[PDB]
RNA sequence: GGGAGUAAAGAUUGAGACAAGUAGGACUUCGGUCCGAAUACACUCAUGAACUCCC
Numbered sequence: 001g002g003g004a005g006u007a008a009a010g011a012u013u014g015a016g017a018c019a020a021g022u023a024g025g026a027c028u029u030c031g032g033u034c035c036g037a038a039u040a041c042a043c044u045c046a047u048g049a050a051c052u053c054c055c
Base pairs, nucleotide, nucleotide: 002054003053004052005051006050013046014045015044016043024035025034026033027032
Other pairs, nucleotide, nucleotide, family: 001055cWW010049tWS011048tHS012047cWW019020cHS019038tWS020038tHH021036tWS022036tHS022037tWH023036tHS025026cHS048049cHS049050cHS
């Protein structure tokens, strides 16, 4: 330089986000509902395959 078989367990990589339906908060008589931020650290989603011989 070139084609190829057993694996297998999914080899893995490009990237992403939640917390949570948490505390409060809009209508409010404080009740009755609906509704809904982030901090440090995270956890992961879709893709999808590796070696190896001749000389």